About this RNA: Shown are 75 nucleotides from a PDB entry: RNA (Isoleucine tRNA) from Escherichia coli. Rfam match: tRNA. The family's RNA type in Rfam is transfer RNA. The family is grouped with related families in Rfam's "tRNA clan". For this family Rfam cites "The tertiary structure of tRNA and the development of the genetic code" (Hou, Trends Biochem Sci, 1993). Rfam's curators write: Transfer RNA (tRNA) molecules are approximately 80 nucleotides in length. Its family is annotated with triplet codon-amino acid adaptor activity in the Gene Ontology. Entry title: Structure of the Escherichia coli 70S ribosome in complex with A-site tRNAIle(LAU) bound to the cognate AUA codon (Structure III). Released in 2024, the model rests on cryo-EM data to a resolution of 2.8 angstroms. The sample was in a buffer at pH 7.4. The 2024 paper behind the entry is "Structures of the ribosome bound to EF-Tu-isoleucine tRNA elucidate the mechanism of AUG avoidance". Bound small molecules: isoleucine (ILE). The entry also models magnesium, potassium and zinc ions.

[PDB]
RNA sequence: GGCCCCUUAGCUCAGUGGUUAGAGCAGGCGACUCAUAAUCGCUUGG
RNA sequence: CGCUGGUUCAAGUCCAGCAGGGGCCACCA
Numbered sequence: 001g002g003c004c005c006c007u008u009a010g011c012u013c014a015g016u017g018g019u020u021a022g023a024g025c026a027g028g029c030g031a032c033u034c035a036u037a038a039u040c041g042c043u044u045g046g
Numbered sequence: 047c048g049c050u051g052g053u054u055c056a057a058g059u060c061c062a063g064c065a066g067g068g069g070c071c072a073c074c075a
Stems, first nucleotide, its partner, number of pairs: 001071007010025004018055001027043004048064005
Other pairs, nucleotide, nucleotide, family: 008014tWH009023tHH010045cWH011025cWW015020tWS015047tWW017054tWS018056cSS021046tWS022046tWH026044cWW031039cWW053057tWH054056tHS057060tWH
């Protein structure tokens, strides 16, 4: 010098020109136990 | 859905300009 991979929550990975922004990840509050540890439920979010 | 733009009724979605983070091809001022 020439070809080719992509740019997304606090973090990492998904997402077909139409009527999607998707999950996991830490925390907060409850649930059980006389009470932690381990389990279960709801969520603060781009 | 990096900043910005594109064609496009319809774009995180398709193309990219840079920049960023990335390989190979190559290398006898």